[PDB]
18S rRNA, nucleotides 1165 to 1869 from Homo sapiens: 692 nucleotides with solved positions. Rfam match: Eukaryotic small subunit ribosomal RNA. Clan: SSU clan. The family has 90 seed sequences and 75,755 matches in Rfam 15.1. Its family is annotated with ribosome and structural constituent of ribosome in the Gene Ontology. The work is reported in "mRNA decoding in human is kinetically and structurally distinct from bacteria" (Holm et al., Nature, 2023). Method: electron microscopy, resolution 2.64 angstroms. The entry became public in 2023. Ions in the entry include potassium, magnesium and zinc. The depositors describe the entry as "mRNA decoding in human is kinetically and structurally distinct from bacteria (GA state)". The sample was in a buffer at pH 7.5.
Context: one part of a larger RNA, bound to proteins that are not shown
RNA sequence: GGGGGAGUAUGGUUGCAAAGCUGAAACUUAAAGGAAUUGACGGAAGGGCACCACCAGGAGUGGAGCCUGCGGCUUAAUUUGAC
RNA sequence: CAACACGGGAAACCUCACCCGGCCCGGACACGGACAGGAUUGACAGAUUGAUAGCUCUUUCUCGAUUCCGUGGGUGG
RNA sequence: GGUGCAUGGC
RNA sequence: GUUCUUAGUUGGUGGAGCGAUUUGUCUGGUUAAUUCCGAUAACGAACGAGACUCUGGCAUGCUAACUAGUUACGCGACCCCCGAGCGGUCGGCGUCCCCCAACUUCUUAGAGGGACAAGUGGCGUUCAGCCACCCGAGAUUGAGCAAUAACAGGUCUGUGAUGCCCUUAGAUGUCCGGGGCUGCACGCGCGCUACACUGACUGGCUCAGCGUGUGCCUACCCUACGCCGGCAGGCGCGGGUAACCCGUUGAACCCCAUUCGUGAUGGGGAUCGGGGAUUGCAAUUAUUCCCCAUGAACGAGGAAUUCCCAGUAAGUGCGGGUCAUAAGCUUGCGUUGAUUAAGUCCCUGCCCUUUGUACACACCGCCCGUCGCUACUACCGAUUGGAUGGUUUAGUGAGGCCCUCGGAUCGGCCCCGCCGGGGU
RNA sequence: GCCCUGGCGGAGCGCUGAGAAGACGGUCGAACUUGACUAUCUAGAGGAAGUAAAAGUCGUAACAAGGUUUC
RNA sequence: GUAGGUGAACCUGCGGAAGGAUCAUUA
Numbered sequence: 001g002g003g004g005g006a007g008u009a010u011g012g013u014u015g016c017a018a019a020g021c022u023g024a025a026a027c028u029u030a031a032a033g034g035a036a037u038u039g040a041c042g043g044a045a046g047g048g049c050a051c052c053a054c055c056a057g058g059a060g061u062g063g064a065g066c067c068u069g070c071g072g073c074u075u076a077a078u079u080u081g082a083c
Numbered sequence: 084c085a086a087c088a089c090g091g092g093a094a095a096c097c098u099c100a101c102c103c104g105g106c107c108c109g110g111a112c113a114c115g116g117a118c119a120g121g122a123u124u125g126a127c128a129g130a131u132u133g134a135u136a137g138c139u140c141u142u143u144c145u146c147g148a149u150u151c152c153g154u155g156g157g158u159g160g
Numbered sequence: 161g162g163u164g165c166a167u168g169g170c
Numbered sequence: 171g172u173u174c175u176u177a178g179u180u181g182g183u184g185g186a187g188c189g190a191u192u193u194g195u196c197u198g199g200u201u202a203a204u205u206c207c208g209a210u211a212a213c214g215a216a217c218g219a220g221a222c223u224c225u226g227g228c229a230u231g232c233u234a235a236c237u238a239g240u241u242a243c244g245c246g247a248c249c250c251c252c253g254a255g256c257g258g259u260c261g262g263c264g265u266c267c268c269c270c271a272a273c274u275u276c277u278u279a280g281a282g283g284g285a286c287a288a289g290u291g292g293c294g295u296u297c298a299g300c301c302a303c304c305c306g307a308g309a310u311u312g313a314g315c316a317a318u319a320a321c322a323g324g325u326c327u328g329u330g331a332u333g334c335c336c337u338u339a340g341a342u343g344u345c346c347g348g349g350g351c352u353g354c355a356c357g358c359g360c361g362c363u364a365c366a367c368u369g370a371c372u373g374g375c376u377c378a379g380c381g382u383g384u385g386c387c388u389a390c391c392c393u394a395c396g397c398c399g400g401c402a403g404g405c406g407c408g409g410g411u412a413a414c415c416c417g418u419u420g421a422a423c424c425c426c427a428u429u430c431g432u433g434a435u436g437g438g439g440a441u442c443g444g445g446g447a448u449u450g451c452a453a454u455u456a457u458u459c460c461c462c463a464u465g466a467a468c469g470a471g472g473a474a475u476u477c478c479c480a481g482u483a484a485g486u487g488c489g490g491g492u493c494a495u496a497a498g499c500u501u502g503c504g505u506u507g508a509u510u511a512a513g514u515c516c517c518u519g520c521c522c523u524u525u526g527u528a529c530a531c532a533c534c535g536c537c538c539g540u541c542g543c544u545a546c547u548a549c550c551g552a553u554u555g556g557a558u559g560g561u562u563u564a565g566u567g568a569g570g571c572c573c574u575c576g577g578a579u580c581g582g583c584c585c586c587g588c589c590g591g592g593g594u
Numbered sequence: 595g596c597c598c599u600g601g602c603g604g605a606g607c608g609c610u611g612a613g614a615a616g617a618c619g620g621u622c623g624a625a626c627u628u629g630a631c632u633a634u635c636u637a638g639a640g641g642a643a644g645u646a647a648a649a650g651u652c653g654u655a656a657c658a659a660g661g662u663u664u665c
Numbered sequence: 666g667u668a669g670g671u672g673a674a675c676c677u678g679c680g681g682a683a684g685g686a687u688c689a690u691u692a
Stems, first nucleotide, its partner, number of pairs: 002029003011022004038530002040527003044524007053514002057478005064363003068359004072354002080090002101349005107343001112155005122149001125144002128141003159337005167331001169325002171321003178217003182213002184193003196208001198207002222314003228283001232280004238274004242265004246260004289303005365471001369430002372427003383415001391410003395406004437468001443462005484506008533660001535657001538653002541650001544646004549641002553637001555636008564627003569622004574617002579612005585604005663683003666679005
Other pairs, nucleotide, nucleotide, family: 002031tWS005006cHS005026tHS006025tHH007008cHS007023tWS008024tWH009023tHS015017tHS015018tHS026547cSS036190tWS039532tSS041658tWS042661tSS044659cHS050515tWH051055tWH051056tWW053517cWS054516cWS056510cSS062473tHS063364cWW064467cSS066498tWS067088tWS067360cWW069087cSS069089tHS072355tWS074078tWW075077tHS076102cSS077349tSS078353tHS079092tWH082086cSS090092cWW093492cHS093496tWS094097tHS094098cWS095450tWS095494tWH099350tWW099351cWW100350tWW105134tWS105136tHS106344cWW108109cSS108339tWS108341tWH110157cSS111156tHS118148tWS119148tWS121147tWS121148tHS122147tHS122150tWS122151tWS123146cWW124145cWW127137cHH127142cWS131138cWS132134tHS137142tWW158338cWW163326tWW164168cWH166326tWH166332cWS174318tWW177218tSS178204tHS178317tSS181195tWH181214cWH182194tHS184211tWS187189tHS194213cHS197208tHS199298tSS200205cWW201203tHS203219cSS225311cWW227308cSS229231cHS229282cWH231281cWW234274tHS235274tHS236266tWS239276cWS240275cWS250255cWW251254cWW261418tWH268269cHS274276cHS277413cWS284307tWS285306tWS285308tWH286309cWW287309tWS294297tHS294298tHS295296cWS305309tWH306308tHS326332tWS338339cHS341343tHS365434cWS366369cSS366435tWH371428cWW377422tWH378504cSS379488tWS379503cSS380419cHH381417tWW383410tSS385390tWS388390tHS394407cWW399401tHS399402tHS409415cSS410412cSS412415tHS421487cSS421504tWS422486cSS422505tWS431432cHS434437tWS438467tHS439465tWS439466tHS440465tHS441464cWW448457cWH449453tWH449494cSS450452tHS479510tWS479511tWS480510tHH481482cHS481507tWS482508tWH483507tHS492497tWH497499tWH514516cHS526658cSS528656tWS528657cSS536656cWW537655cWS539673cSS540651cWW543647cWW551639tHS552638tHS563628cWW567624tHS568623tHS573618cWW576615tHS577613tWS577614tHS578613tHS584606cSS590591cWH590600cWS592593cWS598599tWS652672tWS653673tWS654655cHS658661cWH687689tHS
C1' cells in the first nucleotide's frame, strides 16, 4: 500500500488556552504523482539582428470634402468570399 | 499582422451568382407504350402577353419518324 | 448550389 | 499567402543514454549568412545561404546598321556688315540601292573585357576577416529563384481538377425582359483634393522614359494631316500588323513674365440648375465627356498611427491592366530631388546558447478560493428525542421438586350374642 | 365347657395398614414492574462540511524571478 | 511551523527549509 474525502468526524487522553496525541466511515475518482526528453513560453540571463522595430528626422494618415472597399441599417434583392 | 482600391471585384445590359416574371431541353442511352390510316415539328391571324414567347385559347394548316409518354439511367449547376 | 473542416493544384 | 527574410534543416556510419532523444549541427573569433577560421567523439556528406539568372553603372576597344545616326560635302532658304565668309542657323534637301561620302562617338544589340577586399596602412592570436585610403565607372544597384516542418490560413465563385451531398423540367440547368449589386440616422479601412503668396491665375519658353497599337472566336486598333465648331466633338483623306506611321512621343511639375494681395479670398471645388456631344440595342438611380452658372466643409487635423535612408522619400506628369464607354485603383516609367542616420535593443518582434516550468489546442497556456444554482453522502444539534435487542440490581413471584405436617376416603385385625364343634 | 370355630348381626368403639385434596418452610426458578448499563437503528428546527455536475459571478493566489521566489 | 488579520483566493510578523532564481566571488 492509487488519488481524494481527511488528519476530517467521533470516542479516549493531555493542555490555562491555542492545541498536541490517538484516529474512522459514508461517498467520489482513472488517474494523482516521480525522474528525465523535445518543444513552446518567461514582466530569466548572455550574444546578435530588423525603418513590416525604435532612435534622428522626412512625408504623412487620423480631423474636412469627396472616391472607393468593409460593417450596420433598409430592401424583392440590395448575390457572395475574406475579419 | 497574414480581411477592409482584395477576389485582378472601374457590375447600365451582358457579366450574375440576388430579386420579380416569362420561354426552352441543350432529359444521352436502354427497355416498354404509341405510331405513317401519322410518334411528332412549326406557325399566320385574333385574343393573350412586358414581348412579333403559337407561351397559352380559338383556328386550322404545315411537319413525317428526327420525336412524344412512361420507367430505369444520365446531364448540367 | 453546399462543404476549402473531404480534397488536388495554386 | 503566412509562420519566416530570418539562418535554418536532415540522413548514413561511429560515440552517449533502458528510452524519448542526443552528438555531428561547437567554447571562442569572424560573417549578411549553420559565412568562414578554428575547436573537436566524431567522420564524411545533403538541402537552404552563397554561387546562379535578369537588371544598372563602364568600354572614343570589337562586330554591324537608309526601319539608327553623326561628321564632312554639295544644293537651297534666310541674316548682318562687307566688319565675304571656309561666317551664322536650318528636324530644309541629297551624298542610299542605283552613278553620285566617309564613319560608328552619339543609337541599337551582340561577343568579350572589367572588381577580386586585388594594392597600401592599421587592427585581428597568427586565421577567417574588419576599418581607412589610392587607382578606378563601379570597392554592398535593384529584383527573380528560394530549405525542413507546418496552418484545419485563402480559394469548390478559374477550370472539361474533384469526392460526397443537394437539385433536375412549375429546375439551383439554361435563356429572355425588368430590377439589384450603387439602396443611407451611422462606425471603420485604402485613397483623391485641399486648406494657399515656397500659391492660384494669364501668357510665354523648354526637357522624358517604360510601353501599346487593326482582332480564331471577336464586333472592338494607334492615329498624322486638312476643313467645320468656342469646346466636347464632326467630316474628309492618308500612314502604321510598327527602330518604318502616331512620334524628334513638343508631358507635367519646373523655368520667365503677368495679374492678385492675407479677405473662406482670384484659396478650395463639394453640391446643384440649365444646356451641347460621344459610346451603346439601352445612359433615368444621373457611363463618360464639354459649356455657363451655383460656390459647401476645410485656416494644417485629439487620443492614436503608417511608410521610409540615395537618384531613396516626397512632389510631378506619363504608359500597361480593366475598357463598347473607362481611373481618385493598381502595375510599371521617367522627371525635379532632399532633411536626417551609418546607431541601438528602449518599444514591437526575430535568431542562437544557458536557465525555470504544474504549459504541449503549447502564456490567447494552466490554474486557486469565496459566492450563486442543482443533486448526493456524512456530521453537529435543543428535544431529561424515539424504537428494538442483550445483561443486570431491587421488588413481586407461576410452577415443579424436597421437607415438616395433614388426613377426604378405602381396608384388616381384634371383643362379642346366637345354630355353628373341638380346643382331645 | 376342658373355646376346631363354618355364618349373621353387632360395634372393635381399641390397634393397625394404605392414602387424595390442602398447608408452614426450603430449593430451582420462568415471568412481570422499576431502575442501571450496553449495542444497533432512527426523528429533529437550525448549523456547518464534503463530493459531483459542457459552456454562472468576483478577483488572480500558484506554475517563468508568475511579476512580492516558493514552501 | 506558529500567530494575528482580511470578501475570496490570501496578506503580514517571527524562526526554519531549498524542493531556489546562488553548488562559485577572489587580500